Primary citation: Devarkar et al., Proc.Natl.Acad.Sci.USA (2016), "Structural basis for m7G recognition and 2'-O-methyl discrimination in capped RNAs by the innate immune receptor RIG-I". This is an experimental structure of RNA, with 24 nucleotides shown. Crystals were grown from: 23% (w/v) PEG 3350, 0.3 M NaSCN, 100 mM MOPS (pH 7.8). Ions in the entry include zinc and magnesium. Keywords: Complex, RIG-I, capped RNA, self versus non-self, innate immunity, hydrolase-rna complex. Released in 2016, the model rests on X-ray diffraction data to a resolution of 2.6 angstroms. Entry title: Crystal structure of RIG-I helicase-RD in complex with 24-mer blunt-end hairpin RNA. Protein in the same entry: Probable ATP-dependent RNA helicase DDX58.
Context: bound to proteins that are not shown
RNA sequence: GAAUAUAAUAGUGAUAUUAUAUUC
Numbered sequence: 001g002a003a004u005a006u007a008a009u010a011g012u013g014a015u016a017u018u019a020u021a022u023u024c
Base pairs, nucleotide, nucleotide: 001024002023003022004021005020006019007018008017009016010015
Other pairs, nucleotide, nucleotide, family: 011013tHS011014tHS
């Protein structure tokens, strides 16, 4: 530098923000 999961909060949802943790 990048990727991923979980929780909470918004949203009809896609998804988003933060926290937390993980990985290359």